[PDB]
This record gives sequence, structure tokens and C1' cells, in this order.
RNA sequence: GGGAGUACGGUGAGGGUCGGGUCCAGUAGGUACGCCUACUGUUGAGUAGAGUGUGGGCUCCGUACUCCC
Repeated sequence: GGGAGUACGGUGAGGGUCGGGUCCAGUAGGUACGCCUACUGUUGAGUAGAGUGUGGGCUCCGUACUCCC
């Protein structure tokens, strides 16, 4: 100096084939009439979140540890 892996910081990008939650529609029940539940649906929904997770992972830059030429 070049590289590898792990950790941290940042950064970029992505919407549902990375997920969770919430919401919605249809259908069927329930209701103290405020709404609640079940089933179905992603050719239902924002990658600027509209979250009192924009969570995991990924990209790129950097820092520190080991490790190899």
C1' cells in the first nucleotide's frame, strides 16, 4: 500500500417477492348504535412515512479491531 472478515458511524435506494403493525374494501355475524369480531383481497395502501418502529437486510464513504499478501 492492496485485500478479507466483524463491530460502529453516517449515507443512498427500494413498497409489500424483507417483514411487523395500522388502515381500507367486500362478504357474514354482533352491538349498549360509539363501534366490535370473523373470512376474503396486495392487478387493496406512502419508500417525503400519514407510525408513539419508517424495524431487519442491502448500497456507498469513513472509523476501530483482528487477518492475509
Released in 2021, the model rests on X-ray crystallography data to a resolution of 2.1 A. The RNA has 69 modelled nucleotides. Jeng et al. published it in Rna in 2021: "Fluorogenic aptamers resolve the flexibility of RNA junctions using orientation-dependent FRET". The PDB entry is titled "Spinach variant bound to DFHBI-1T". Crystals were grown from: 40 mM Tris-HCl pH 7.5, 100 mM KCl, 1 mM MgCl2.